Solved structure of RNA, 73 nucleotides shown. The sample was in a buffer at pH 7.5.

[PDB]
Context: bound to proteins that are not shown
RNA sequence: ACGAGAACAUGCGCGACAUUCCGAAGAACGCUGAAGCG
RNA sequence: CGCUUCAGCGUUCUUCGGAAUGUCGCGCAUUGGCA
Repeated sequence: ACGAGAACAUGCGCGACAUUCCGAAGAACGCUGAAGCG
Repeated sequence: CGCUUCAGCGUUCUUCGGAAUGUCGCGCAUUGGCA
């Protein structure tokens, strides 16, 4: 011979469940294999 | 007896919507409280 001495802010716990990157969309519009005749 | 020019051109090249939503948002045990 400290309002002191020990004393785990710890234990169990899934960021998880449902989800179609789909819906609509003509690679098509125009385009004489032709002109001159050497 | 063929020869020459032309060989592709002009023009669209993505558009329009949805862009996350709904659910949970700590619980329990001890502390507390009450008996």
The work is reported in "Mechanistic determinants and dynamics of cA6 synthesis in type III CRISPR-Cas effector complexes" (Jungfer et al., Nucleic Acids Res., 2025). It comes from the structure "CryoEM structure of Enterococcus italicus Csm-crRNA-CTR (4.3) complex". Among the 5 different proteins in the entry, which are not shown, are CRISPR system Cms protein Csm2, CRISPR system Cms endoribonuclease Csm3, CRISPR system Cms protein Csm4 and CRISPR system Cms protein Csm5.